[PDB]
The PDB entry is titled "Wheat 80S ribosome stalled on AUG-Stop boron dependently".
Shown are 435 nucleotides from a PDB entry: RNA (18S ribosomal RNA, nucleotides 608 to 1112) from Triticum aestivum.
The reconstruction used 96,104 particles.
The structure was determined by cryo-electron microscopy at 2.9 angstroms resolution and released in 2024.
Context: one part of a larger RNA, bound to proteins that are not shown
RNA sequence: UAAGUUGUUGCAGUUAAAAAGCUCGUAGUUGGACCUUGGGCCGG
RNA sequence: CCGGCAUCGCGCUCCUAGC
RNA sequence: CCGGCAUCGUUACUUUGAAGAAAUUAGAGUGCUCAAAGCAAGCCAUCGCUCUGGAUACAUUAGCAUGGGAUAACAUCAUAGGAUUCCGGUCCUAUUGUGUUGGCCUUCGGGAUCGGAGUAAUGAUUAAUAGGGACAGUCGGGGGCAUUCGUAUUUCAUAGUCAGAGGUGAAAUUCUUGGAUUUAUGAAAGACGAACAACUGCGAAAGCAUUUGCCAAGGAUGUUUUCAUUAAUCAAGAACGAAAGUUGGGGGCUCGAAGACGAUCAGAUACCGUCCUAGUCUCAACCAUAAACGAUGCCGACCAGGGAUCGGCGGAUGUUGCUUAUAGGACUCCGCCGGCACCUUAUGAGAAAUCAAAGUCUUUGGGUUCCG
Numbered sequence: 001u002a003a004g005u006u007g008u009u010g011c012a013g014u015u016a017a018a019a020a021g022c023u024c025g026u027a028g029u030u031g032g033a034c035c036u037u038g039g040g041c042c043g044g
Numbered sequence: 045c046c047g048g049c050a051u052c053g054c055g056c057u058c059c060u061a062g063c
Numbered sequence: 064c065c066g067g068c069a070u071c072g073u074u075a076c077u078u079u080g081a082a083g084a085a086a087u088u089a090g091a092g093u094g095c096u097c098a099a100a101g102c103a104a105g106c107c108a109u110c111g112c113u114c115u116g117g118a119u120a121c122a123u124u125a126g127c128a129u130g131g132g133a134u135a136a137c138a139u140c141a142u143a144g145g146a147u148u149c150c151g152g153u154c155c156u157a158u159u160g161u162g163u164u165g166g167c168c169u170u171c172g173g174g175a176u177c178g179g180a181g182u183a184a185u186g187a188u189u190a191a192u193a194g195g196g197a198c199a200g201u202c203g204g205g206g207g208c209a210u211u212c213g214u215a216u217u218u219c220a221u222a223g224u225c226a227g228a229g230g231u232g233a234a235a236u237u238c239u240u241g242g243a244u245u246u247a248u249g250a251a252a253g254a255c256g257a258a259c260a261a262c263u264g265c266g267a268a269a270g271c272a273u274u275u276g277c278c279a280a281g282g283a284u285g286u287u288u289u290c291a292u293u294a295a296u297c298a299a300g301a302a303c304g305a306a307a308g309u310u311g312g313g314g315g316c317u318c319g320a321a322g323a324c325g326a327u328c329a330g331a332u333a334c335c336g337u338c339c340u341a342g343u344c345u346c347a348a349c350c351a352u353a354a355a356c357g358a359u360g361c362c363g364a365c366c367a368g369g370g371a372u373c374g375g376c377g378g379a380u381g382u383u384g385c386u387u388a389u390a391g392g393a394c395u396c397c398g399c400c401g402g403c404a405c406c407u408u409a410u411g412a413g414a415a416a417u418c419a420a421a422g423u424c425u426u427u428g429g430g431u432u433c434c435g
Stems, first nucleotide, its partner, number of pairs: 004427001011435001013433001014416002019432001021303001023301002028296003033188001040049001043046001072137002075134001076131002079128002088120002092102002146182002150179001155173001193293001194290002198285002202281001206278004212256002216252007227238002264271002308349006318342001322338004360431003364423002367407003372402008411418002
Other pairs, nucleotide, nucleotide, family: 012018tWS012434cWW017435cSS020432tWS021268cSS022267cSS022302cWW025299tHS026298tWH027297tWS037038cHS038051cWW039050cWW041048cWS042047cWS058068tWH058069tWH061062cWS066067tSS074135cWW078129cWW081126cWW090118tHS095099tWH101103cSS103115tWW104114cWW105113cWW106112cWW106113cWW140186tWS143185tWW145183cWW148181tHS151178cWH152177cWS153176cWW154174tWW156173cWW157171cWW161164tHS190291tWS191292tWH196288cWW200283cWW201282tWW203265tSS203280cWW204263cWH205279cWW210274cWW211273cWW214254cWW215253cWW223245cWW225226cHS225242tWS225243tHS226239tWS226242tHS227243tSS229236tHS230235tHS231233tHS233326cWS234325cWS235325cSS235336tWS261272tWW266269tHS268303tWS284375tSS304351tWS304355cWS305352tWH307350tWS317343cWW319341tHS320340tWH321339tWS326334cWH328330tHS331333cHS359421cWH366420tHS370404cWW382393cWW385391cWW408419tWH413415tHS413416tHS417421tWS
C1' cells in the first nucleotide's frame, strides 16, 4: 500500500463495537430573507 | 470575451492631466 | 471644454505580478554505441575556425503589490453630536510689497471652535409555516400545600356454635374444647387506591390514577397584538434522576432480603410451606445508578395512501328526558392545526429481520453534540 479497518475527500452507532438517564448552559461550531448594477448604445 | 459608455454614475486643487 | 483621483469602515475569497538558493521533482535540446547518467556537443575541407547551448515549470501557509467585489465575516443613523454651495467672529502660524535679515498686523491662505439662514424626496427593509413575549377560551392521572373518602387486611372487644382448621402435587411445621377456623356488630392502626382503565392523557426524563380547595407552572389551538434575528447544538459548569442502599427522627397493617424451622432430594445453604429482622410507609439530609429501552441524540427541509383517536378551532340540519327561549352542552358529517400510535404498500433502504423514516448514500456535503 492493500485500509472506505482512522474515513477532509470517505466509515460506523435499532439488533454485529458504538446515542450521554434527562434538561439547562459558557466558550467553540453553525446561523432566514432583503439594498440595481437592473432596462441597453457602441465597435471585432 | 472585452474595452469604452448613456439611465435619475457625492467632488476633486495636488502625479498620470484630451483635440 | 475632456476620460482614467489618491486619505474622513475594516477582512477573508479570487485574478495577475514581484521576489523567490542550488541539488532533488517535472520538463526542452543533445545517439555518453543503448540505459541509468551527464551538460554537453554538432557541422565544417568532421583543415589556422565556424556555430553554439547551458531552456522552462511547481513551490502549501505567512508577508508585498494589482483588479474583481459574487459569497461570508466584525463593526455601525435615529438624543441627528448627520451631509451640505455660501455667510464674520471668537484666533495663530506669513508667502509675492521686507531687491538684505527680520519680526506682531489691513482685504487675503488653512487649523479649530462656533452661533444663524440655506438646500434635500431631509435620514429607521420586511414582519420568516425562525424565535421570544402579550392576550382569549380551554385541556391534562404535570407539580407543591392542606383536606374528604372506600372496601379489604391485621389486631382488639362483644355474642353464637362446636371439632377441627390452615397449607399443599401430597403432606408437615403451625393454631385448636384456655373454644381454633367460621358467623355477626363496632373500634383502632397503618398501608393500598379494584372495577371504570384503553394499541387513551400529562410530564425533560425519572415518573404521574379516591374527593375538594389554595398556590405557582405548561403545551396546543385562536389572534390583521408586540419585539425584530434575539437562533440551533453544545467542552467547562448546573437542576432533576425508579428500585435498592446510608444517617437521624416518626410509624411499624400487609409483604418480606437476612435468620429459624417443615417438606422434597443423593444432597437442597433453592424452588414449595410456616414464622420473622432490616426494609416496605413518612420528614430531614445523602447517594447518582437501571434492559434509566423506541436498545433509535437534538434542530431543519423533502418525501405515500388510509381509517381511527386525543386537544383546540372553523363549517354544515337535526336531535334531545336538557334549556324562561334560542345559543351553547350530548350525538352525526366535513376541514384545518398540533399530539400518541396503527394499517396497506414500494417507486426506496438494508446483511436481513424489518423501517413511511432505519427513505431522499460510490449520482457519496443542511447544522451540531456524544461515541465505536
The 2024 paper behind the entry is "Boric acid intercepts 80S ribosome migration from AUG-stop by stabilizing eRF1".
Rfam match: Eukaryotic small subunit ribosomal RNA. The family has 90 seed sequences and 75,755 matches in Rfam 15.1. The literature on the family includes a 2001 paper in Science by Yusupov et al., "Crystal structure of the ribosome at 5.5 A resolution". Its family is annotated with ribosome and structural constituent of ribosome in the Gene Ontology.